[PDB]
C1' cells in the first nucleotide's frame, strides 16, 4: 500500500 | 455513510 474495522480532525 | 488526513488492530 489492499481489504476491514476502530480513536481522532476537517468537509459533504 | 461519503471524500480526506494522523494514529491504531487485524489478514495479505
Nucleotide at each position: 500500500g489492499g481489504g476491514c474495522c476502530c480513536g481522532g480532525a476537517c468537509c459533504c
Released in 2022, the model rests on X-ray diffraction data to a resolution of 1.51 angstroms. This is an experimental structure of RNA, with 24 nucleotides shown. The entry is indexed under mismatch, Barium, RNA.